[PDB]
Context: bound to proteins that are not shown
RNA sequence: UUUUGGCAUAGUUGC
DNA sequence: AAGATCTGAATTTACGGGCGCAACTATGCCGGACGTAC
DNA sequence: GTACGTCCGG
DNA sequence: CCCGTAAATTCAGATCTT
Numbered sequence: 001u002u003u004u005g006g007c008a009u010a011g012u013u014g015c
Numbered sequence: 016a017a018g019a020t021c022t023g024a025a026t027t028t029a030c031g032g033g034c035g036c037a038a039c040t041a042t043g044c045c046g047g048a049c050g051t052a053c
Numbered sequence: 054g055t056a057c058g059t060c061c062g063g
Numbered sequence: 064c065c066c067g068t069a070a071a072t073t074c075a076g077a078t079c080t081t
Stems, first nucleotide, its partner, number of pairs: 007043009016081003020077001022075002024072001026071008045062009
C1' cells in the first nucleotide's frame, strides 16, 4: 500500500 | 299439433388479496461405494 | 477380514 | 373469512322440421 458480505423462515418486542 | 333439440338465464367451486416501519435473538442435509489403512 | 470415513447419487 | 368474478349447469322462444 485503506477494507467490506450470508441469506430467508420463525418468534419476541417498541410506537 | 307435437316434439324435439336447443340457446339465453338461475345456481355451485376456485383464486386471492389480508397496516406502517423499526429493533432484538434464534435456527439451518445424507446414504451407499470405493478405497486405505490397519 | 471388518469396519469406518468420506466422496458421488438422489 | 370474503367477493367478485367467472365459468359451468339448466329452461322457455323460435324457427325449424314434421